[PDB]
Molecule: ABISS7
RNA sequence: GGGUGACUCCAGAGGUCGAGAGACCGGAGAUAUCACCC
Numbered sequence: 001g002g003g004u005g006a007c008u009c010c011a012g013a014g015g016u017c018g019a020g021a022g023a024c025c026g027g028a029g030a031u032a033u034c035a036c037c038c
Base pairs, nucleotide, nucleotide: 001038002037003036004035005034006033007029008028009027010026014025015024016023017022
C1' cells in the first nucleotide's frame, strides 16, 4: 500500500408509530487495535 472481519460504552424502556392495543429490537459513540494473506 491492497483485500476481509470486528469494536468501544452505557442506560431510560427507550427509539420508531400513534386515537388505540399493542408491533419490532436497544440506546449513546467512534476510531483504535487485533487476526489472517501478500